[PDB]
This is an experimental structure of RNA, with 29 nucleotides shown. The structure was determined by solution NMR and released in 2004. NMR data were recorded at pH 6.1 and 303 K. The 2004 paper behind the entry is "Structure-based drug design targeting an inactive RNA conformation: exploiting the flexibility of HIV-1 TAR RNA".
Order: sequence, then structure tokens, then C1' cells
RNA sequence: GGCAGAUCUGAGCCUGGGAGCUCUCUGCC
Repeated sequence: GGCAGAUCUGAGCCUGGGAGCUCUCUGCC
């Protein structure tokens, strides 16, 4: 990375914050 799975209000930031911003490992190949 193409498929898959994790998530335990999905974790965090937070009303001046937009659904904006910041995001991994893991099975297969």
C1' cells in the first nucleotide's frame, strides 16, 4: 500500500475550532 480487523461516546484537541486539526499497530499478499 490493494483486501481485512482493530476501535470500547474512535482516542485526543475542543463552543473563539469547520465534520477544522492530529492519527498508529495488526492478519493476508